Context: bound to proteins that are not shown
RNA sequence: UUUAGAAGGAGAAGUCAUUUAAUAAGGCCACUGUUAAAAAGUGUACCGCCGGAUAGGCGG
DNA sequence: GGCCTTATTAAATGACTTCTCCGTACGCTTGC
DNA sequence: GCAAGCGTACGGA
Repeated sequence: UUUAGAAGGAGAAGUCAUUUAAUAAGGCCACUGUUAAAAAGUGUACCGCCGGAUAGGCGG
C1' cells in the first nucleotide's frame, strides 16, 4: 500500500419570414352491497385575601 | 361480445468560430 | 575541461 500520486477548460454572439386540417358516424344488453358498534375524555373553570409586587403564597 | 377510419401533405434559404493540450536524440551552447 | 541545459526538426489510419 487502492490502473498509486497531480490538474482553472475559457472569452463573444439577432434564428427569423409565410400558411384553410377538414368531410361522415347507434355504444348498447344484465345485475341484491351487506351483517355489528357507550363518543367518549370530570371539554372548562369560579370569587376573594396577603404580597410594591409582574415575583411568590393563600382561603373557601 | 363486437370494434378502435378512409384520403392528402411534412418547405424554401443561409450558417455550424477562432486559440492550446508532441517525445525525443541530436548536437550545439552555457554553467560549474 | 567536462557535463547540464536548450532549439530544433523528425514521424504519422